The depositors describe the entry as "SAM-I riboswitch bearing the H. marismortui Kt-7 variant 3bn is CA". Solved structure of RNA (SAM-I RIBOSWITCH) with a sequence from Thermoanaerobacter tengcongensis, 94 nucleotides shown. It is bound to s-adenosylmethionine (SAM). It holds a match to the Rfam family "SAM riboswitch aptamer (S box leader)". Rfam 15.1 lists 9,625 matches to the family in 4,158 species. Rfam's curators write: The SAM riboswitch is found upstream of a number of genes which code for proteins involved in methionine or cysteine biosynthesis in Gram-positive bacteria. The SAM riboswitch acts at the level of transcription termination control. The predicted structure consists of a complex stem-loop region followed by a single stem loop terminator region. An alternative and mutually exclusive form involves bases in the 3' segment of helix 1 with those in the 5' region of helix 5 to form a structure termed the anti-terminator form. This entry represents the conserved core of the complex structure involving helices 1-4. The literature on the family includes a 1998 paper in Mol Microbiol by Grundy and Henkin, "The S box regulon: a new global transcription termination control system for methionine and cysteine biosynthesis genes in gram-positive bacteria". The entry is indexed under RNA, KINK TURN, RNA MOTIF, SAM-I RIBOSWITCH. The entry also models barium and potassium ions. The 2016 paper behind the entry is "A Critical Base Pair in K-Turns Determines the Conformational Class Adopted, and Correlates with Biological Function". The structure was determined by X-ray diffraction at 2.5 A resolution and released in 2016.
RNA sequence: GGCUUAUCAAGAGAGGGAGAGCGACUGGCGCGAAGACCCCCGGCAACCAGAAAUGGUGCCAAUUCCUGCAGCGGAAACGUUGAAAGAUGAGCCA
Ligand code: SAM
Repeated sequence: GGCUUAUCAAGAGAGGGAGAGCGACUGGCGCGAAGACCCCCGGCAACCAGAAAUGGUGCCAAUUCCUGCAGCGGAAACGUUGAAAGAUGAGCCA
C1' cells in the first nucleotide's frame, strides 16, 4: 500500500518549546506571527491488552466544518436518507 471489520453530530488545553502556513483533495467557508500546523506535558476516551490499578494506539476549533455520488421530497434554492472518498483501532495479504 491493498483486503476485511467496528466506529466517526457526546466528550477534552488559559502550560512549555519552535516558527509558517494549516483545515486530506474539489468548490465554498474558516484557523493563523495577538503564533496556526507540529512536538512535549495535560486532559477526553474506552479500539486493543490487562482482574484491575494501568499500558499501546487514537483524539482534544467548527458534524469527517459544509460539500462532491445516488434515492426520495422540491418549480428551484434547499431538505433528508444512504453510499463514495477520508480518518482511527483490530485482524490479514502481498
Ligand atoms: N480516539 C479518537 C476519538 O475521537 O475519540 C478516535 C475516533 S475514530 C473516528 C473512532 C474509532 O477509533 C473507534 O471505533 C475506535 O475503535 C478507535 N479508537 C482508538 N482509540 C480510541 C479511544 N481511545 N477511544 C475511543 N475510540 C478509539